Solved structure of RNA (16S rRNA, nucleotides 921 to 1540), 620 nucleotides shown.
It comes from the structure "E. coli ApdP-stalled ribosomal complex".
The 2024 paper behind the entry is "RAPP-containing arrest peptides induce translational stalling by short circuiting the ribosomal peptidyltransferase activity".
An Rfam search finds the family "Bacterial small subunit ribosomal RNA" in it. The family has 99 seed sequences and 42,628 matches in Rfam 15.1. The literature on the family includes a 2001 paper in Science by Yusupov et al., "Crystal structure of the ribosome at 5.5 A resolution".
The entry is indexed under Stalling, nascent chain, translation arrest, regulation, RIBOSOME.
The sample was in a buffer at pH 7.4.
[PDB]
Context: one part of a larger RNA
RNA sequence: UGACGGGGGCCCGCACAAGCGGUGGAGCAUGUGGUUUAAUUCGAUGCAACGCGAAGAACCUUACCUGGUCUUGACAUCCACGGAAGUUUUCAGAGAUGAGAAUGUGCCUUCGGGAACCGUGAGACAGGUGCUGCAUGGCUGUCGUCAGCUCGUGUUGUGAAAUGUUGGGUUAAGUCCCGCAACGAGCGCAACCCUUAUCCUUUGUUGCCAGCGGUCCGGCCGGGAACUCAAAGGAGACUGCCAGUGAUAAACUGGAGGAAGGUGGGGAUGACGUCAAGUCAUCAUGGCCCUUACGACCAGGGCUACACACGUGCUACAAUGGCGCAUACAAAGAGAAGCGACCUCGCGAGAGCAAGCGGACCUCAUAAAGUGCGUCGUAGUCCGGAUUGGAGUCUGCAACUCGACUCCAUGAAGUCGGAAUCGCUAGUAAUCGUGGAUCAGAAUGCCACGGUGAAUACGUUCCCGGGCCUUGUACACACCGCCCGUCACACCAUGGGAGUGGGUUGCAAAAGAAGUAGGUAGCUUAACCUUCGGGAGGGCGCUUACCACUUUGUGAUUCAUGACUGGGGUGAAGUCGUAACAAGGUAACCGUAGGGGAACCUGCGGUUGGAUCACCUCCU
Numbered sequence: 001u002g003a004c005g006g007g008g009g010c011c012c013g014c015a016c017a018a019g020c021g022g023u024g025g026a027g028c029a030u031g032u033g034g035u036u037u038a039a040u041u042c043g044a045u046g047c048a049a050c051g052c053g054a055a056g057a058a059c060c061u062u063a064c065c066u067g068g069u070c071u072u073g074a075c076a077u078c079c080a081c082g083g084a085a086g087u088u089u090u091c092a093g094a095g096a097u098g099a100g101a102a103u104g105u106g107c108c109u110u111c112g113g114g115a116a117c118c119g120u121g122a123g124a125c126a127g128g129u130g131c132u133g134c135a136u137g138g139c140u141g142u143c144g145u146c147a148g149c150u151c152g153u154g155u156u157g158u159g160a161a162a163u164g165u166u167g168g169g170u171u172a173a174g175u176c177c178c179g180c181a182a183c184g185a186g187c188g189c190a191a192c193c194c195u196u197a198u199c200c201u202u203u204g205u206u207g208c209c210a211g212c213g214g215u216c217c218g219g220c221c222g223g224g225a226a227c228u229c230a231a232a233g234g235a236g237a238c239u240g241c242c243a244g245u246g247a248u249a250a251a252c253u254g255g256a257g258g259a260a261g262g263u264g265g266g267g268a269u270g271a272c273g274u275c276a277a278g279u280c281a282u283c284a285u286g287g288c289c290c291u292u293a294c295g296a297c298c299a300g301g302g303c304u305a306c307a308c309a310c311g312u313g314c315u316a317c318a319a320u321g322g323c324g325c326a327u328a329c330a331a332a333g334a335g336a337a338g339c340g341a342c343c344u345c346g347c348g349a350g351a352g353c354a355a356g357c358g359g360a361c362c363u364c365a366u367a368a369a370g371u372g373c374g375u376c377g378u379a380g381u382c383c384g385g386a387u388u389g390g391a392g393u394c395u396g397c398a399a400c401u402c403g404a405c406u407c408c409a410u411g412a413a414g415u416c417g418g419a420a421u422c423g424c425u426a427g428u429a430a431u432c433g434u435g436g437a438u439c440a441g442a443a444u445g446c447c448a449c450g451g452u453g454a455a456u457a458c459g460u461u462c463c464c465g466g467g468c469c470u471u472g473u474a475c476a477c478a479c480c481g482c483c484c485g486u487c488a489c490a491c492c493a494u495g496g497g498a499g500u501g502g503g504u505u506g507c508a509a510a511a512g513a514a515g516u517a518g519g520u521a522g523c524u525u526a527a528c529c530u531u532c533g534g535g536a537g538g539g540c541g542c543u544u545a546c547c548a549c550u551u552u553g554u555g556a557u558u559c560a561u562g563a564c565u566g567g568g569g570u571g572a573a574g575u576c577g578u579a580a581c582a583a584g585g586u587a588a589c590c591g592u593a594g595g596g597g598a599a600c601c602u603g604c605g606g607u608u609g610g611a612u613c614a615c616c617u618c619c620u
Stems, first nucleotide, its partner, number of pairs: 001476002003473003007470007015460002019424005026315008034306002042053002064301007073125001077124002079121004086103001088101001090099003107114001127290002130288003136284002138279003141275001143273001148187006154163003167178003193267004198235007208224002212222003238261001241255005317417001321376007333364003338357002343352003383414001388409007430452007479584001481581001484577002487574001489571004494566003499561012515546006522540004528535002587608009
Other pairs, nucleotide, nucleotide, family: 002473tWW002478tSS004582tWS005585tSS007583cHS014017cWH014018cWW015463cWS016462cWS017425tWH017458tHS018456cSS019455cSS024418tHS024419tHS025316cWW026413cSS031050cSS034307tWS036040tWW037039tHS038065cSS039301tWS040305tHS041054tWW041281tWS044049cSS055446tWS057061cWS057303tWH058396tWS058402tWS058440tWH062302tWS062303cWW063302cWW067094tWS068095tWS068096tSS071293tWH072123tHS072124tWH073074cHS075126cWS076125tWS083117cWW084104tHS084116tWS085104tHS087102cWW089100cWW093096tHS094299cSS095298cSS105106cHS106115cWW108113cWW109111cWS109112tWS126291tHS126293tWW132280tWW133137cWH133283tWH135280tWH135285tWS138282tHS142274cWW144270tSS144272cWH146271tWH147188tSS148174cHS148271tWS151165tHH152164tHS154181tWS157159tHS157160tHS164183cHS166179cWW168247tWS169250tSS170175cWW171173tHS173189cSS177249cSS204205cHS204225tWS205207tHS205360cWH207225cWW207228cWS208227cWS209210cHS209219tHS210224tWS211223cWS215218tWS219222cWH229360cWS236259tWS236260tWS237258tWS238262cSS240256cWW240262cWH246249tHS246250tHS247249cHS256262cWH257261tWH258260tHS261262cHS280285tWS289294tWS293295tHS313444cSS317380cWS317414tSS318321cSS318381tWH319377tSS319378tHS319379tWH328369tWH329368tWH330450cSS331434tWS331449cSS332365tWW335338cSS336358tWW340355tHS341354tWS342353cWW346348tHS346349tHS347407cWS348406cSS349392tSS356362cSS367433cSS368432cSS369451tWS377378cWS380381cHS384411tWS384413tHS385411tWS386411tHS387410cWW395399tWH395440cSS396398tHS399441tWS403441tSS423429cSS425456tWW426455tHH427428cHS427453tWS428454tWH429453tHS437445cWW438443tWW439441tHS439442tHS443445cHS457459cHS459461cHS472582cSS474580tWS474581cSS482580cWW483579cWS485598cSS486575cWW493567cWW497563tHS498562tHS511549tHS512548tHS513547tHS514547tWW521541tHS530533tWS531533cHS576597tWS577598tWS578579cHS582585cWH610611cHS
C1' cells in the first nucleotide's frame, strides 16, 4: 500500500422483505455428462459451459468412421511441350475415376509464338478444421454501467508511500457545493446519439376522407388537403417558475403550468484493470509436427447410439376450463430460383390453373386471447396428448438409418410436483397470438412485434454482490489466505541405559636390576711407611639407604560401544483435528497447578503486546 475479518460506521442493487408466476415430479423438445460405438468429429465446464460456437447435421454441411482411390496434387504461382476451349453420347463402374467415340479452331504476329482454356512433364512449392489460447494479434465473457481509476506540478515522509481522491453537506453519480497543502488535468459520471410520449411547419401517393356533390353503400367515383398517417425540418423540461427547508451554498421537499417533472420511459454507450477466463476450428500468426500423407477425391455410415445423471425449454394435469357455432380489435416484418390472390379439385397436408407485386399499391396474412350463444358437469373425463398401426402430402438425385406436415385409428404418464431452487418493481410479471434471420426442406431455440394486463414494496435487522471512511492482522497468486501439535514412515545427530572394552591418572602398599653413597662376616693387596715381622691405605665380597622395571588393591577422569528408551532435526504432494493470526469465532499471552489422542482445556493471580464504547439491554 492492499486484501481480508463471525471488527466499527455510512450507503446501494429484485440482495432480502412484501408479492405474483415458475423450475425441481409427468410426457415430449433440446444441450451436456456418462456409457456405448467402426465412428458416435472438434470446441465451450462454478457464477461468467450445458436451446453455448451451430442464424437451422438426410446427401451436401463434415472436420469423424468403413471401404474404394490420387500423389507438384482438390487449391496458387512459375516453366517446357502438346493441343483452341466448349459441345454431345456410349460403356465399365457405389462413385471417385477410367476406357471410348462424336464436334472445334475463337484474338494478333519479318505468322518463330503468345492472349483464353483443357492437358501432360517435372521440381521450387502447394496443402493441413494437425499441436501449443500457458508463445500471440484480433475479437469476446466477467466483476459491473459498479463509480471508480490515475497523472503533472507543488508539498509531506530517510523510504515504501501520502496528499490531491480525505472532511461537512448533497447526488443516480469522484454529482455538485463548502471547506482543506494543495493547485490543476486525464480516463470514467453526465451531456452530445437512436427510439418512445405533446405540438408546430412542409410535401400529400401507392396512405387519409371532415365537409361537399355523387354512389354498384365498396374511399369506390369526381374531388378535399381538414383529419389519421408517412418523414424531413422545427418547438418543448432546464428544478426554469413559486413556496418552504438548508450555510447566505449545493441541494432537498411540496406546489403551479404542462403531453411529459426532477438523468420522463427504453436503448446504444462498458474506465484502470481482474480471471495465464474464452477462441490457433472464423480469420491472422511465432514455434513445432505431417508432406505417396496428419494432404486430396468418392460412396455408404456416423455426429440422431441409450441401464442412466444434470441443465434450458415446451405441453399439460382442466370448468378463471374443453369442444361447437357465430363475431370483433393489432403491431412489426419478409418477398424474384422469391411472396404467390382468385377460381377449380382434394376430408386435409396439398394439387392444378394462374393474376399481381422488387412492393404505404400485390402476396405471405386469417391475429389469438376476447365477446355472445350452446354444450360438457369434476369423471383420469368431451381433461391430457405421449406412444403405436394404417393411409397420404411436399421439399429434395435421395427422406431406411434420420425430415416436416396431413388424415383415420390409438389415447401413456399426468389429479399442481421431496429436499431444494429461479424470474420479475409497470405497460413490468403473467398470459395471448404475429413476424424474421438461418434456410431446398427442416424451431417448443434465437432475434423481433403488438394484444390483454396484475400483485406488492412496512422497511433494511438478516442472506448475496458491491461502494466510501475507519480499525486489527502472523494474509500478499492476498481467508478458497496463513498455520499448530500428536500420529505413521525414512534418514541424520544427540541424551538415558543392565553393562562391555580401551586410554590417562590419584591414593595405599609390594618390588629392588644397575649405579652411587654409607657400613664391614670375610677374602685379598705394584707405588707410601717399615723394627722389612708387617702396617697405613686400596680393591673384591657381603650389607644398608635411595631408586627404574614390575605387582596388588581401590578410586577418579576420559574415549568407544550397548538390548532398549527419551526427546530433537530433516524429508514435493500420508492420517486426525483446527490451537494461533481478524473480537480467529471462548481476546491473546506469562507464571503455576490439574486434566486431556493431539494441537490444547480449565482454575488462580498477572500483562496489553486487546478488538468493540452513552453503537448495542440508557440519555440529563